[PDB]
Context: one part of a larger RNA
Parts: sequence; C1' cells; structure tokens
RNA sequence: CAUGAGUAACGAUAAAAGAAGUGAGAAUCUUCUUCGCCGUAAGGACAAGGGUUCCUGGGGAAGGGUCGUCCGCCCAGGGAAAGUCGGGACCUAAGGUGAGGCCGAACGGCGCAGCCGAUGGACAGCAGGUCAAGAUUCCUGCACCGAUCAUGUGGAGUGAUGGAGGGACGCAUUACGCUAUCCAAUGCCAAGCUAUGGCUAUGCUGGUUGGUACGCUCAAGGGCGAUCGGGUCAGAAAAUCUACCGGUCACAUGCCUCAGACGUAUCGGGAGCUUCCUCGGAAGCGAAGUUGGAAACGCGACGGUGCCAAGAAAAGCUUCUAAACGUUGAAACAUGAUUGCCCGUACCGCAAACCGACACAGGUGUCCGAGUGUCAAUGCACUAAGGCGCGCGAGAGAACCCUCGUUAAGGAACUUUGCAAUCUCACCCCGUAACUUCGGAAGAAGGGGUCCCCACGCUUCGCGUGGGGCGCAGUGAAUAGGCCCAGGCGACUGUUUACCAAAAUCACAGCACUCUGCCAACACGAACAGUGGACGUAUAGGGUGUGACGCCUGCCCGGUGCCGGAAGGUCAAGUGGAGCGGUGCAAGCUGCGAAAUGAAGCCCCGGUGAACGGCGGCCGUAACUAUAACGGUCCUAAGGUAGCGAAAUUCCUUGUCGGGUAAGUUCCGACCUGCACGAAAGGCGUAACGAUCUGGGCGCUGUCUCAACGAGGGACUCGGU
Repeated sequence: CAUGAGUAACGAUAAAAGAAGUGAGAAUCUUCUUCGCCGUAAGGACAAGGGUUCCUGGGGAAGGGUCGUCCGCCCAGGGAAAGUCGGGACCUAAGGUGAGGCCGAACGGCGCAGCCGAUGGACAGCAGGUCAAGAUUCCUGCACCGAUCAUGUGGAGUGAUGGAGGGACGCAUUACGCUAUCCAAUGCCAAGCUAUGGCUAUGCUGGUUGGUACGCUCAAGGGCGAUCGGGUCAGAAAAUCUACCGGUCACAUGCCUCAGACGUAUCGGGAGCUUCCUCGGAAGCGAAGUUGGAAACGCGACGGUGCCAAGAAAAGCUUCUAAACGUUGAAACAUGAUUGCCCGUACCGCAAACCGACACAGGUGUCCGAGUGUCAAUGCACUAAGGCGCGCGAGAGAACCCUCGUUAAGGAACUUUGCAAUCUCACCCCGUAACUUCGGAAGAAGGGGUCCCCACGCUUCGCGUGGGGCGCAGUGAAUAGGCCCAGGCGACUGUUUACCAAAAUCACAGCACUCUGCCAACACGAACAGUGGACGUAUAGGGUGUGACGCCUGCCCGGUGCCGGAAGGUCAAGUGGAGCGGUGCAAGCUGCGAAAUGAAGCCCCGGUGAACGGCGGCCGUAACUAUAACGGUCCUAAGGUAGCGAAAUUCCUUGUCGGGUAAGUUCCGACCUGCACGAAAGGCGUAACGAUCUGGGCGCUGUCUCAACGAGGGACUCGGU
C1' cells in the first nucleotide's frame, strides 16, 4: 500500500427547544428561560490507587470514534501551611526477622530473647470565615495537652520491676431517657404582592439556634467502701499493692449526668440595604429562634437478659518496692513565659483523571444518605439539596432486527418440554386436604374486603358496627407467589466445572471398619533441625466406606490383603573347616569354590468380609410368545434370605393388562420370565426440601391455528469522522 466502502459503526431507548453572547468558522463552549432524568442514586465524604489532572491566563496542530474560538487535551504561572486529624518519635497480633544456638554438600533451612510489622490498642479543642484554586492546619474567638524556666503553696520526698486494676471488648435480642434529624400545628420574624373565577386573609414563600462559661433549675441510667490480723503457703524473695483465709459499720443512703430550659457571651442567620461596573463582586449592617409530635445499631454506658462453637497481645495508665539522689524543702498543685519536630497536603475517588489497550452499559472497601404516600423499610412512584441530559446530528419513519402495548372466536391444538409470555402477584378477615420424625405440608386450595364523606365509642396517625356518595374499576399509578396431584433421585441449608454441564455431583450430620501410647500413628522437609497433629492425648487424633431418620445389613474367604501362629523348607552380607590352583622355594598370593552356621520376607497354617471381590459356563425342560421341576455336577469357597423388580439398574419392547386420554413408544399401578435386581460400591421406605428430572390437571395466556395494528431503538435518505 491494489478489495471490502463510504459501507458498518460513531459505546444503553434519562429526547431537549429558543434566545443572547463569543468568533475566521460552532446543533454540540459561555449566559438566560423552560423542559426531561436519578434522587440510598448518574448526591455528598473517606480509603486504595492515579498523580497535577486543581485553579488562573492563553493555545488549539494531535487526543476527545462529528464540531469546537471547548476539556480532566497542549503551554506558562500559581496553588495545596496542622503542637492537638492520619502515621512516626509509643504497643502488639498473623507473619517476617533474628548475635548466641539447632541443622544443611554450596547458596541455605529453622529458630530463643529482642526487633520489624495493622486492618487492633493508646493518645491533646471546638465553632465560624475565607484567594479564582486551602484548611479540626490560614485568620478570628475561646480551649487543651507534653516539656523547660521563675515565683508561691505545700512546707513535704522520688521510684525499674513483680503485682493489681490496665487495654481484653463473643454473639443474639432488648427496657427507660435524650439527641442527630424530620414533620406539623400555618405561633414568631421578614419580603412582597396577590389579576387569572375566587382569597385578601390565621393567604403564600423562606427562616424558625450552633460552640464556650458559671449559674443550690428539670431529668432517664450505672461502680460500689474501708480497716485489721494471720498464712504450710517457691506471685522467687523485700513490697503501707496484690492473690489466699477470717471478721468487722456495711448503704436502705449517696456520687452522676447524657440531655432540655435559663442566663451572659462569640459565631452563624432568610432577606433587605449600599457601593465601581450601575452584569461581577464585595466590606459593613442585620429578625425570630414557640408548642406539640416522630425518632438512629448515635448518645446516657464496662446497661439488662439469654445462649452457644463460650470468645487477641502489649504499651501508656493507677499503684506499691529492692536498688537508687538523698531526706527545712522534692514530688505534686497554681499563675506566667518559653515552646512543640518528620511525612501525610490540593484534585478524581462506584470516577471518561483507579483496574479493564480507548472520555467501554463492567469491577472497586467504608460512611452520611432528606420529603410525601404506602403495615413497615437503606422496597416502590413522584420530588429536596445536588448532579446530569450520557460528544454525532437531522430527516423519511419500507422490508428486515430488537424492546414493548393492546387484540376478535378458540385456548394449547405450538413444541423436544406450555421453553417464552400472560395469569397470580400486597395487607386484613373467613377458611385450609393427604401425610407425618407433629415441626410441617399452609401465605395449601378457595372466598371476600380493602374507595371517599358524615355521626358515635376506643381514640393523637388510624380503627370498629352503621348511613350516604361518586366510577367500568377503589393495594384503584408503581413495587408485587400462578396453583395442584403423582413419581424418580438425593434426605433438607449449603457446594462445584472462576465465559457450554450446579445436577440424583460434592460436602453433610449419624454410623461402620481400622490405626495410634507418644519426642503416637500420620504429614512438610537436603534436617539424628524445626513444625503440624497439640500446648490434645483416646466417647483423642489420623485414614477409610457409607451417608438424616426408620425396619435393617444374608451366603462364601479359593485367591488377594492384613492380623496371629510359626516344629518343619529355600535364600543375603558376614564368622567360617578340609580340599583344588599359580609363582625356583619358606614368606606371601589366590580366579574357581565351599559342610554346618545366618534376619526380614516367600512357601506353610488358621481366622477376619459396612477390607479386595464373587453370589452360575453350559445344559435334557412340552413351558400358550418368555421363566422354568430337579439334576449328576467344569473352577470351585458360593451361585443369594428380607426387600425391590420393563427399575435413570431389561436387548427382543411401543412386555403385557389396566389406569388416564376422542388416540399416547412417555407416565402412574400390580405381574414378571430382573440379556446385565440387591444388603452396602447400601436394599427397601419416608414427611419435608431441592433454580433437580418426568407425567397429568385446574386457571390464564398468541406459544400455536393465518396473525394484525400501533410505539420506540436501528435499517433507509442528507451532512461530518
């Protein structure tokens, strides 16, 4: 860089319209008006993370799947200030790490004290204002805390570490009180009108107190004291503490104070007013602050009650000591002064500025999270604050495609299966079957009501019998179970193929077998280290099969496997006798080979089966198609009791009758001759339950008989990429 093509698409279906303004040029930037969308959110705050994106003044080539004088784009400058918030200088958990130390072939592994390490502990203010961009930091007002120095008071001591309290607080539920906050009465204050038909006003709109300080004001909850003596007593010992023993006055009283009202003070405060531009913005001034009701897992708090699998460590802290400076002067208390470091910073933060290659309908922890109506609610519908209208637009609305509404008669006849969709679908009342492990099945099924006004009783919202009214219709808009009968399988919650299968799969309680005496069996490991199992020790722990619960679990061990027995039999290394052989020799060596002797196993023998595993090859048999009476009897140890049997475990099969149906290879019920039932790889059975698989029925429904109409998102046309 020859095609696809100028075509697809231009990233949720919460649609924007007009004007003014800016400009070289804008449907898409700025400003105004109205509209539409969310509103437990497409609101606000924090963390993680990304980093400068934030703000201001410009730019606009490229990025922004159109445009752009516009941006979270490109350029420059500015900006983000904490003794009291986060973190560090304090602590500690999992874990990491670790001189000495324990192992390892090297690197290395483990590991005590200690150390590092929060998502935990502990720890010192609050309320406002505010540049174009900042704050519990900056400014203002007042407050607090650690430390150092001065003076006074007192006129007297301080104090590792052991100990005590210390922080240690599990979960469910839940009493009384208050507040955050909200609503109403239309009381208080302010603004200004108010036409529309009407009111002129108890109409309408908005606001309607937040810190600090003392104030014998009102008021709901909670801890309880102290003194003395002794102690075999190894909290090592000393301890005016504490743990143990004992006794004494022993709280009926009495400390509190969330919070509300009062009062004084500082701030805030609708809105009006003023000033340059008479748009933007700003210093200043500046009303009221009722009465009632609702009310947070927040506050009163280490509340009460109950329960089970019964629920971190340490520092700081209070306090008491050995040792310790050294006891007419310290601790501590009071006022003042001095003074307090390092990083976290701003922005975005369910986000086009995090992760997903993109300004991608996904993913991402925590907190606040308003009003009305609706049993209730962080449900639903419409609205506050606030935000957004999703970066292509316009037109014609053919087919086709997607989402959605209403449909005539019928109503499943569609189809692999009513898959899909409809019906039902709230709350209250009546009523509610089989069966059962009585809990259940059940909100079964079915029926009816639930709407507004008036009177009366209980009563603040409502609600109950009664009377009346409007409409086709009254949880009247939205949220919003269709139901049942029978069977298969597994008991039920739960769990799994993170983008093809959640299912009778798996897990699971109970149960069966079996293993283990301990530094256990067993498991990770180079490791005679260390560690799990355990800081347990057998109704403990590990492996294994099955798997609630109920009746209940047969026959055979031949083999395999393991346990136990073990006179006898084979076999390793090694102790080890004679014999054989080579070298000119004693010495010394030596291929071959060697009686008896020699462990564990193997051969041997017996038993154990919810251990492996088996419970007929074939066969005379008319059997109504099809078993089969018994049968000597191949391997043999056996060929199977209960129960079930066309089982999802049967070929021939649509077994053959029946039930059900106008008809049925499915399905349900007995039979049975179960080619290839079965007691444990459980057999049978069972209420309940399962988005499980299957059959039937009721009701409704286009799913289907021919389908049609209408809406919207695309397709089509014109412009830009």